23S rRNA, nucleotides 2032 to 2810 from Spinacia oleracea: 779 nucleotides with solved positions.
The sample was in a buffer at pH 7.6.
Released in 2017, the model rests on cryo-electron microscopy data to a resolution of 3.5 A.
An Rfam search finds the family "Bacterial large subunit ribosomal RNA" in it. Rfam 15.1 lists 51,934 matches to the family in 10,816 species. The literature on the family includes a 2001 paper in Science by Yusupov et al., "Crystal structure of the ribosome at 5.5 A resolution".
Primary citation: Ahmed et al., Sci Rep (2016), "Cryo-EM structure of the large subunit of the spinach chloroplast ribosome".
The entry has 29 different proteins, among them 50S ribosomal protein L6, 50S ribosomal protein L9 and 50S ribosomal protein L17.
Keywords: Cryo-EM, ribosome, chloro-ribosome.
The depositors describe the entry as "Structure of the large subunit of the chloro-ribosome".
Context: one part of a larger RNA, bound to proteins that are not shown
C1' cells in the first nucleotide's frame, strides 16, 4: 500500500483478521459506546551519538578594546645641584749602599734671580712629630752637574705624565623649580560686510594653564567588557568510579595466534662494573663439637633434588655451570653481512662468514654489552661536535646539506596544534529501539506458596500446634539481569467508572484432626456461586487510627481502563531554601504557579432494522437446540437454658420472624419535578383612560400549589418441594492377601460448587422445526 477486514489457543523480530488447530459467524442498514487495528497529530521534546549549531561562565588556551606607564615626534627661554666623557690649573713617593722620604721615562750643561734667592723671626695646611708644601717681614750675591754611590738623576731647569685628587671649560641625560612664542580652554568682552551672531563660528585683544596635557607611533602591563576555539574513547545505556604502552604467568582447548571492567603481579632502570675473556671451587638445608651466641651470626665433620643464587616481577634456563671469587682488560669496536623468525604497514629479533684495529689465553679460541623475554617512544623542528660535498655573475661568506648524536613521564603511550576547561532545565539540528526510562519477553538470583529430613519445643509425647539446621520445586505479580521487537513517537503514578477472569479460600456451603466437655477456636481437605464496609491523615492499595461488620483477601487484565474523565506527584519554562560549584548552574532533596487534542473508516460490544434464505404464497399459536439474569447473607424467638459442665458459661438437628445488599416491576399512599396549569406579588410598557388583562426580565420575572407522564427516599414480589450425578468425606457387603482395607466386583449417604428446574430471547437451529386455519388451477 491494496484491504473479500472473526473468537480462543499456538506460533513467529519473543503483546496478529492476514500463518497453524479448534470454535462461531445468513447480506446488509441505523442510532448508541471506545478496547483494539501497536488508531490520527508532529522523522520524539525524555537517554545516548555526532570529532553537529548556539547561549551562558571561569583564577581553560590564544588575542583585541577601555586604562596605565616607559621611549620617539608635535617640543621651547633661562640659570643652577649632581652621574658618566673633556680640556687646559697644583701637592702625591720612608728597597738598602747614600750629600738622603731616590718618581718612572725623554730633551739635557747651565738654569733660578733684582718682574729681588740662599739664610734666620713667625702665620697656615699636610702629616708615617723624619719632614713636607706654603704667605708676610726681615736679609742681600747664592741654592748648583759627570762631580762617587744607584736596575734608573739633579730640587738647575722642560713638555707633561702616571701613583690619585680638586675646579671653572663641553655631550646627553636626571632634577628642580622657572617665564614666554606653538598646545589645551575661556570670554556676557570686542567690530563689522547690504543685517545679528547672548543663532556655533572669523580677526582680534583677555584671563587661566604651559611645554606638562592631547593626538601619531614603537614598548611593557591589563577588566570573560568582547571576540574566534577545545573540553578524548572505552564504557555489558551513559555520568561517577576505574583504564589507556611494554614484560611474565593462566584462561589459551599438548604448534603459533586468541577475547572479556577475566584472575595474579611488574616497568618507564641499574652496572666501569653485576661487562670481556683465562682460570678454580662450586651451594643450601637437617644433624654431631667448641664460651655468651638467644631459635637465627664466626669453626670443623654425614644426608643432598640443579629445595641457593642469578640487582629488581615471573615463567624458561643453569650445578664441566649462567652460582662465588680471582688475573689481566675496554669487544658495551669501526666498515658490514648470505641467511632466517615474525609479518597490514611502521616497527622488532637472531645471524654464519669477512676487513681493520684490539683485549684476553701458553695455544686453541672466546669477546662488536649484559641467563632470556620488560627499562621504552615514528615524523617534522631544533641543538652541539666533525666535513676532499652546494653556497643562485664569478671569489667568499649567510645558511643548508651530510656524518655522530642531543632535546617531549608527545603517559591519551601510531603520537589530531608550539599552545585550550565547564555549562545549558532556554535550548536547537541530523540520527538510534545498533544504547537507556515505561511496559511486553526471555532469566528466577530475589520476592510469594509449597514439599523433605527433621535437633528440639510441646508436663511426658518429633509430627495438636511451632518448627531450629540443611535440601528439592512451581510461580510471575516486587527488586533486579538481558537488551530480543517499539525511539518518522508503545502517553507515565494515584483516584472516578466499568469489567472480566486465577487461587494456593478472608466471610459464607461441607470435612477429617485438635493438647476439641460445651462456647470460642488452632490447623489442614473439596469449594471460586455469592460477597469482600463508611471514613481521618498522605500525591502516594495491608501505611495507619476511628465505628462498624460474616468478612471486611491476595492477586492478573502494557503495575486492566487518558482516541472514557481529573492532573494531585512526576520529566518544561518563572520563583525561593539547604547544600554542591569561584561561576553559569545543579541535587533519582524541598518548597508555591504551571492551556492532557478527536465531528468512528474497520474488527468489537448493546439495541433495532430490511432484502434474501424456509420451494407455491400467507396469518396466528408454538416446541425448543443454545444463550442469558438468578439461585446471596447476618440478626433475633421455638427447640432450651436443653444436652455439654465444678461452675463460668452455654449447642449447626430443624422450624418462625425481621432485616441487608440485590433484581423485576408499579402509581394506591408519602414526595421530587412537572416551563399544560392555578394563586401572590415587584419595575415597567402596551389595551384610549380607572378596573381588569396581556408583553418583558439568559427558558417562564421572583415565589407558593399541583392533575397526569417520569421517577424514589415509596409501594409489591423474588430468591424455590427444588430432583440427578458428584469432589472432600463418612460408609456398606468383599476378596486380591485362607486376617483387613470405603474398591479392585457392585452400592448408601452428602456441599453456596455441576446439570435441570426458575425468569427472558429464541426454528438466519440454513440441521432453518411444528398444525389449524386460508389463498387461488382460466391461462
Nucleotide at each position: 500500500g491494496a484491504c473479500a477486514u472473526g473468537u480462543c489457543u499456538g506460533u513467529g523480530a519473543a503483546g496478529a483478521u492476514g500463518c497453524g488447530g479448534a470454535c462461531u459467524a445468513c447480506c446488509u442498514g441505523c442510532a448508541c459506546c471506545u478496547g483494539g487495528a501497536c488508531a490520527g497529530a508532529a522523522a520524539g521534546a525524555c537517554c545516548c551519538u555526532a570529532u553537529g549549531a548556539a547561549g551562558c561562565u571561569u583564577u581553560a588556551c590564544u588575542g583585541u578594546u577601555c586604562c596605565c606607564u616607559g621611549g620617539g615626534a608635535u617640543u621651547g627661554g633661562c640659570u643652577u645641584u649632581g652621574g658618566g666623557c673633556u680640556u687646559u690649573u697644583c701637592c702625591u713617593g720612608c728597597g738598602c749602599a747614600g750629600c738622603u722620604u731616590a718618581g718612572g721615562u725623554g730633551g739635557a750643561a747651565g738654569g733660578c734671580g733684582a718682574a729681588g734667592a740662599a739664610g734666620g723671626c713667625c702665620c697656615c695646611c699636610u702629616u708615617c712629630c723624619g719632614g713636607g708644601g706654603g704667605g708676610g717681614c726681615c736679609c742681600g750675591a747664592g741654592c748648583c752637574a759627570u762631580c762617587a754611590g744607584u736596575g734608573a738623576g739633579a730640587u738647575a731647569c722642560c713638555a707633561c705624565u702616571c701613583u690619585g685628587g680638586a675646579a671653572g671649560a663641553g655631550c646627553u641625560a636626571g632634577a628642580a623649580u622657572u617665564c614666554u612664542a606653538a598646545c589645551c580652554u575661556u570670554g556676557u568682552g570686542u567690530c563689522a560686510g547690504g543685517a545679528c551672531c547672548u543663532a556655533c563660528g572669523g580677526g582680534c585683544c583677555a584671563a587661566g594653564g604651559g611645554a606638562c596635557a592631547u593626538u601619531c607611533u614603537c614598548a611593557g602591563g591589563u577588566a570573560g567588557a568582547c571576540a574566534g576555539u577545545u573540553u578524548c574513547u572505552a564504557u555489558g545505556g551513559g555520568g561517577c568510579g576505574u583504564a589507556g604502552g611494554c614484560c611474565u604467568c593462566c584462561c589459551a582447548a599438548a604448534a603459533g595466534g586468541u577475547a572479556a571492567c577475566g584472575g595474579a603481579g611488574g616497568c618507564g632502570u641499574g652496572c666501569a662494573a653485576a661487562g670481556g675473556u683465562u682460570u678454580c671451587c662450586u651451594c643450601g638445608g637437617g644433624c654431631c663439637g667448641g664460651a655468651c651466641g638467644g631459635a637465627g651470626a664466626u669453626u670443623g665433620g654425614c644426608c643432598c633434588u640443579c629445595g641457593a643464587g642469578u640487582g629488581c616481577a615471573a615463567a624458561g634456563g643453569c650445578a664441566g655451570a649462567a652460582g662465588g671469587g680471582a688475573g689481566c682488560u675496554u669487544g658495551a669496536c669501526u666498515g658490514c653481512a648470505a641467511g632466517a623468525c615474525c609479518c597490514a604497514c611502521c616497527c622488532g629479533u637472531c645471524g654464519a662468514g669477512c676487513a681493520g684495529g684490539g683485549a684476553c689465553g701458553a695455544a686453541a679460541g672466546u669477546c662488536g654489552g649484559c641467563c632470556u623475554u620488560a627499562g621504552u617512544g615514528a615524523u617534522c623542528c631544533g641543538a652541539c661536535g666533525g666535513u676532499g660535498c652546494c653556497g643562485a655573475g664569478u671569489g667568499g661568506a649567510a645558511g643548508g646539506g651530510c656524518c655522530g648524536u642531543c632535546g617531549c613521564u608527545c603517559a591519551a603511550c601510531g603520537g589530531a596544534u608550539a599552545a585550550a576547561a565547564g555549562u545549558u532545565a532556554c535550548u536547537c539540528u541530523a540520527g538510534g529501539g545498533a544504547u537507556a526510562a515505561c511496559a511486553g519477553g526471555c532469566u528466577g538470583a530475589u520476592c510469594u506458596u509449597c514439599c523433605c529430613c527433621a535437633a528440639g519445643a510441646g508436663u511426658u509425647c518429633a509430627c495438636a500446634u511451632c518448627g531450629a539446621c540443611g535440601g528439592g520445586a512451581a510461580g510471575g505479580u516486587u527488586u533486579g539481569g538481558c537488551a530480543c521487537c517499539u525511539c518518522g513517537a508503545u502517553g507515565u503514578c494515584g483516584g472516578c467508572u466499568c469489567u472480566u477472569c486465577g487461587c494456593c479460600a478472608c466471610c459464607u456451603g461441607g470435612g477429617g484432626c485438635u493438647g476439641u466437655a460445651g462456647u470460642a477456636u488452632g490447623u489442614u481437605c473439596c469449594a471460586a456461586g455469592g460477597g469482600u464496609u463508611g471514613g481521618g491523615c498522605u500525591g502516594u492499595u495491608c501505611g495507619c487510627c476511628c465505628a462498624u461488620u460474616a468478612a471486611a483477601g491476595c492477586g492478573g487484565u502494557a503495575c486492566g481502563u487518558g482516541a472514557g474523565c481529573u492532573g494531585g506527584g512526576u520529566u518544561c519554562a518563572g520563583a525561593a531554601c539547604g547544600u554542591c560549584g569561584u561561576g553559569a548552574g545543579a541535587c533519582a532533596g524541598u518548597u508555591c504557579g504551571g492551556u492532557c487534542c478527536a465531528u468512528a473508516u474497520c474488527c468489537g460490544g448493546u439495541g433495532u432494522g430490511g432484502g434474501c434464505g424456509u420451494u407455491a404464497g400467507a396469518g396466528c399459536a408454538u416446541u425448543g437446540a443454545g444463550a442469558g439474569g438468578a439461585c446471596c447473607u447476618u440478626u433475633c424467638c421455638c427447640u432450651a437454658g436443653u444436652a455439654c459442665g465444678a461452675g463460668a458459661g452455654g449447642a449447626c438437628c430443624g422450624g418462625g420472624a425481621a432485616g441487608g445488599a440485590c433484581g423485576c416491576a408499579c402509581c394506591u399512599c408519602u414526595g421530587g419535578u412537572g416551563u399544560a396549569c392555578c394563586a401572590g406579588u415587584u419595575a415597567u410598557c402596551g389595551u384610549g383612560c380607572c378596573c381588569a388583562c396581556g408583553g418583558u426580565a439568559a427558558a417562564c420575572g421572583c415565589u407558593g400549589g399541583g392533575u397526569a407522564g417520569c421517577c424514589a427516599a415509596g409501594u409489591g414480589c423474588g430468591g424455590a418441594g427444588c430432583g440427578g450425578a458428584u469432589a472432600a468425606c463418612u460408609g456398606c457387603u468383599g476378596a486380591a492377601a485362607g486376617c483387613a482395607u470405603c474398591u479392585a466386583a457392585g452400592u448408601a449417604g452428602u456441599a453456596a460448587g455441576c446439570c435441570c428446574a426458575c425468569c427472558c430471547c429464541a426454528a438466519g437451529a440454513u440441521g432453518a422445526g411444528u398444525g389449524c386455519u386460508c389463498u387461488c388451477c382460466u391461462a